Keywords: CRISPR-Cas, RNA BINDING PROTEIN-DNA-RNA COMPLEX. An RNA structure from Streptococcus pyogenes, together with DNA, in which 241 nucleotides are resolved. The work is reported in "Structural basis for pegRNA-guided reverse transcription by a prime editor" (Shuto et al., Nature, 2024). It was solved together with Gag-Pol polyprotein and CRISPR-associated endonuclease Cas9/Csn1.

[PDB]
Context: bound to proteins that are not shown
DNA sequence: GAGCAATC
DNA sequence: AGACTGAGCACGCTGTGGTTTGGTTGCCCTGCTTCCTCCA
DNA sequence: TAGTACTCTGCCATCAGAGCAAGCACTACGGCCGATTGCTC
DNA sequence: TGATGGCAGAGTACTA
RNA backbone atom coordinates (compact mmCIF):
# COMPACT_ATOMS: atom_id res chain seq x y z
C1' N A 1 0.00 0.00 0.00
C1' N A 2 -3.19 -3.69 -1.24
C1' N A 3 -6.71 -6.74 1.87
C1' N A 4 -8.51 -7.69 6.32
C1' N A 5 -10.55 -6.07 10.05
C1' N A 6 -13.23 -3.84 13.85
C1' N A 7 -14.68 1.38 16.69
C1' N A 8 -17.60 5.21 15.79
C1' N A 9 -21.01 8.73 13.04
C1' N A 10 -25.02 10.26 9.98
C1' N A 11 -29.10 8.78 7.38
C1' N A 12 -33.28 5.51 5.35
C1' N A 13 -37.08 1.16 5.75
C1' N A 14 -39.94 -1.72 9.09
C1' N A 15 -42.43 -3.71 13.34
C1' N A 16 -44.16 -3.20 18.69
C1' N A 17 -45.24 0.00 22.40
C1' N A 18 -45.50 5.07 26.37
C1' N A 19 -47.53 9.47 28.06
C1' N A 20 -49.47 13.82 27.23
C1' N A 21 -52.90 17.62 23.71
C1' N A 22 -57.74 18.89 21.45
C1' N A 23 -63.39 18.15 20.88
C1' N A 24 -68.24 16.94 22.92
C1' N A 25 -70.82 15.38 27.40
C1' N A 26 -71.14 14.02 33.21
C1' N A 27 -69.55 16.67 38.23
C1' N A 28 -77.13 19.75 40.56
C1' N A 29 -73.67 25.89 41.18
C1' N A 30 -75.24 29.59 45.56
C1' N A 31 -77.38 34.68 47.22
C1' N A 32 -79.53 39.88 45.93
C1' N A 33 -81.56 41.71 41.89
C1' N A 34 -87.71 40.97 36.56
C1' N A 35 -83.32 41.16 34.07
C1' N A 36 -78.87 42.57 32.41
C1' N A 37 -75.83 43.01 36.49
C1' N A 38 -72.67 41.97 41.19
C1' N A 39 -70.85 39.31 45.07
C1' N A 40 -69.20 34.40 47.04
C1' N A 41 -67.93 28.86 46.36
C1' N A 42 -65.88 25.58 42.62
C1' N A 43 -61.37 23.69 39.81
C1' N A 44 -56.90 18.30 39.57
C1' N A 45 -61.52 13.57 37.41
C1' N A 46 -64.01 10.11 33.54
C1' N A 47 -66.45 8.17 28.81
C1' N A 48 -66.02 8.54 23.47
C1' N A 49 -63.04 9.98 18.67
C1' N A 50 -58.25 10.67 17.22
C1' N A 51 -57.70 11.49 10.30
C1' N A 52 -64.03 11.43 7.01
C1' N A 53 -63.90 6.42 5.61
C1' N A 54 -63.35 1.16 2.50
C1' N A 55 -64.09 -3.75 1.55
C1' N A 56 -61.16 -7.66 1.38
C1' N A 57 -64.77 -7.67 7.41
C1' N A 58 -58.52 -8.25 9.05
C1' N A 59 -57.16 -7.10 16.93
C1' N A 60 -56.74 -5.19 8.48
C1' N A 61 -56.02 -0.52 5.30
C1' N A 62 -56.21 5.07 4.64
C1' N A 63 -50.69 11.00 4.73
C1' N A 64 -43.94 8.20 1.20
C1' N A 65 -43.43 7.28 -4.03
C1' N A 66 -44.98 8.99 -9.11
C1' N A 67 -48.35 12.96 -12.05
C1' N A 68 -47.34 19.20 -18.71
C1' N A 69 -50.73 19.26 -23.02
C1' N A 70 -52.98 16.27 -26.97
C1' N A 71 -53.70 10.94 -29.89
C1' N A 72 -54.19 5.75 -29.50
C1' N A 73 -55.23 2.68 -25.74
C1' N A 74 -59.19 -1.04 -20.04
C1' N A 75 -54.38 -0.55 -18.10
C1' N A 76 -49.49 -1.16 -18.11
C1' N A 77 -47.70 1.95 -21.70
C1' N A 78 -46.50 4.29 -26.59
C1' N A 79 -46.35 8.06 -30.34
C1' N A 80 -47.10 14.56 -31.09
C1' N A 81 -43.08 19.95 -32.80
C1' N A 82 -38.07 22.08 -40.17
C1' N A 83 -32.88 24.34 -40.48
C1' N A 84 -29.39 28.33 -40.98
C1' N A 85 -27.84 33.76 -39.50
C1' N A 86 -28.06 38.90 -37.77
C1' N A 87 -29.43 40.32 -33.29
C1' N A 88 -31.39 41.28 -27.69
C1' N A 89 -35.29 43.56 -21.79
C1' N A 90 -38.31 37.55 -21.32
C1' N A 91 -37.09 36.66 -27.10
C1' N A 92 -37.25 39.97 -32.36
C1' N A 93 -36.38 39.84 -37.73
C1' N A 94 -34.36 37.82 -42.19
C1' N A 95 -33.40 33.66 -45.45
C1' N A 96 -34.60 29.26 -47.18
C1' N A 97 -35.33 25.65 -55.15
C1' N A 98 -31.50 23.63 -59.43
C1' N A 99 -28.59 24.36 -63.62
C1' N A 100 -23.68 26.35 -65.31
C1' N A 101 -19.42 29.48 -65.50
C1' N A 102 -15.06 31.97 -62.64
C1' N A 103 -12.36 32.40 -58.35
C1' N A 104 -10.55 30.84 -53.59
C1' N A 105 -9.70 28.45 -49.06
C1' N A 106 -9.65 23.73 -46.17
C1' N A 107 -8.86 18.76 -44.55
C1' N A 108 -7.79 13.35 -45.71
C1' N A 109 -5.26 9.22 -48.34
C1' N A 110 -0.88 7.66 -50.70
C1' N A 111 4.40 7.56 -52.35
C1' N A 112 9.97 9.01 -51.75
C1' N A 113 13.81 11.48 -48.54
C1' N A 114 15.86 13.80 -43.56
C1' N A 115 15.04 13.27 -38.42
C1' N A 116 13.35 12.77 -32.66
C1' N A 117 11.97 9.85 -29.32
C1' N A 118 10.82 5.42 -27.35
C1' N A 119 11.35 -0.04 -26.07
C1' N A 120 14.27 -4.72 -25.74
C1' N A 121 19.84 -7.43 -25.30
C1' N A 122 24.72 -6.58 -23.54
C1' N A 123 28.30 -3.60 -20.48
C1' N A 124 29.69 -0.22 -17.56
C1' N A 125 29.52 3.54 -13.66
C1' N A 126 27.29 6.92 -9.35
C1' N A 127 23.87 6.09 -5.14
C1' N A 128 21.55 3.78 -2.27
C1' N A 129 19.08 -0.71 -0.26
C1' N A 130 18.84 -6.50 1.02
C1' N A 131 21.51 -10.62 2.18
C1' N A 132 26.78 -13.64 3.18
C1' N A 133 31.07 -13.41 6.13
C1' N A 134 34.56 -11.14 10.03
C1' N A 135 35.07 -8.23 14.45
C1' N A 136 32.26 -5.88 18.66
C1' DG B 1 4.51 -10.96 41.04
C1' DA B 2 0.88 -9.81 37.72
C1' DG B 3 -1.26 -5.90 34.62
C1' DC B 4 -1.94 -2.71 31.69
C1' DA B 5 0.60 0.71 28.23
C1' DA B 6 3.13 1.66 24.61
C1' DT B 7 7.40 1.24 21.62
C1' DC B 8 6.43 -0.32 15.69
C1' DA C 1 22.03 -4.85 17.33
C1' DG C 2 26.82 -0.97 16.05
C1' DA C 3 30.84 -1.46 12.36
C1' DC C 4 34.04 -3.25 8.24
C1' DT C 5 34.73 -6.53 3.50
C1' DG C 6 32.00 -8.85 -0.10
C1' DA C 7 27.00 -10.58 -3.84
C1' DG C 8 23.04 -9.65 -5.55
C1' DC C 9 19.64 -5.93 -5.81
C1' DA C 10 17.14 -1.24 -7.08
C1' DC C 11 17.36 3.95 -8.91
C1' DG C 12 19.35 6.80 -12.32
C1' DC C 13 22.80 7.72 -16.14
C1' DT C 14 25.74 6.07 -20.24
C1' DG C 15 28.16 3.65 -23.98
C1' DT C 16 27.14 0.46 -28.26
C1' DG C 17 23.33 -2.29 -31.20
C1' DG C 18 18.28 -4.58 -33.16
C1' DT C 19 13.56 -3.01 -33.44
C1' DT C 20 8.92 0.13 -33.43
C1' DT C 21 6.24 4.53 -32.87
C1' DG C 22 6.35 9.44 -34.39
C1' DG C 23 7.41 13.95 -36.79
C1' DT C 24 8.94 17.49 -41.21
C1' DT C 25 9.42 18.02 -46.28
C1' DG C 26 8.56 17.31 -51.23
C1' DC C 27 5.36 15.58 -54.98
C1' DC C 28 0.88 13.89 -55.60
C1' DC C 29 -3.80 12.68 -55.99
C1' DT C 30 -8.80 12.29 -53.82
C1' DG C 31 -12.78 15.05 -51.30
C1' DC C 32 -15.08 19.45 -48.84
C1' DT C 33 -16.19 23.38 -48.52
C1' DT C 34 -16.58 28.73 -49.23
C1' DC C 35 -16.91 33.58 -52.51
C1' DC C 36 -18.89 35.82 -56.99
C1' DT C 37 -21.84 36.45 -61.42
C1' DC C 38 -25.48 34.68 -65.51
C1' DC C 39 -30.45 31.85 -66.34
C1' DA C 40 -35.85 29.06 -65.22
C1' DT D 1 -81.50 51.65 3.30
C1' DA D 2 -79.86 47.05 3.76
C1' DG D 3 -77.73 42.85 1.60
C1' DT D 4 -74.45 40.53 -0.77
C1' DA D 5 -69.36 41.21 -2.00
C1' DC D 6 -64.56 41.79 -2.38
C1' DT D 7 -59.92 43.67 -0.30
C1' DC D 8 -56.77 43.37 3.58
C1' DT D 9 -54.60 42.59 7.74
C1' DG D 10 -52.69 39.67 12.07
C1' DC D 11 -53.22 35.12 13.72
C1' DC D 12 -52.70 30.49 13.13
C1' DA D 13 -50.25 25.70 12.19
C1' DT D 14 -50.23 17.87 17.26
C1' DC D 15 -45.90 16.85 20.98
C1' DA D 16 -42.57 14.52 23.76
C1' DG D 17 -40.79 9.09 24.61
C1' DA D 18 -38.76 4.20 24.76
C1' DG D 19 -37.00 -0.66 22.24
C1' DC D 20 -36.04 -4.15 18.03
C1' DA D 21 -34.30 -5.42 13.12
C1' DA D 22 -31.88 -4.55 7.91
C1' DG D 23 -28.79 -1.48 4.65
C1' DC D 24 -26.14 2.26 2.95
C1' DA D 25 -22.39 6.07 3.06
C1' DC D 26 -18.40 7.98 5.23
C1' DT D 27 -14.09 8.64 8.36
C1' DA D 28 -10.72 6.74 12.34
C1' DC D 29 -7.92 3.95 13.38
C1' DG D 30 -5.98 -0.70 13.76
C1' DG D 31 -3.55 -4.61 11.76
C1' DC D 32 1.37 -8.55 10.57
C1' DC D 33 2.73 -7.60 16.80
C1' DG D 34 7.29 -10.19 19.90
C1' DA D 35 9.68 -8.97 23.23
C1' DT D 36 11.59 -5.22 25.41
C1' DT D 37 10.52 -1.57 28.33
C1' DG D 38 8.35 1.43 31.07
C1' DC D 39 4.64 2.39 35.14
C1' DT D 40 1.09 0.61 38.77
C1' DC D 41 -1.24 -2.47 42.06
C1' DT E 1 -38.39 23.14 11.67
C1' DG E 2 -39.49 28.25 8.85
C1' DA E 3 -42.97 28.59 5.35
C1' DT E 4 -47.32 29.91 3.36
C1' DG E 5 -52.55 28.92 2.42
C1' DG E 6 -56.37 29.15 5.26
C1' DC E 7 -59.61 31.55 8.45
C1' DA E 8 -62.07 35.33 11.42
C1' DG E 9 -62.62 39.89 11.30
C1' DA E 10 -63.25 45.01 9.85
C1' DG E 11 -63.33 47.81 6.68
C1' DT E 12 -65.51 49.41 2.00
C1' DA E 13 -68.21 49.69 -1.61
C1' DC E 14 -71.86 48.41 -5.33
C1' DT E 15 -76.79 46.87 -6.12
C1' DA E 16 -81.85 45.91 -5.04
RNA sequence: GGCCGUAGUGCUUGCUCUGAGUUUUAGAGCUAGAAAUAGCAAGUUAAAAUAAGGCUAGUCCGUUAUCAACUUGAAAAAGUGGCACCGAGUCGGUGCUGGAGGAAGCAGGGCAACCAAACCACAGCGUGCUCAGUCU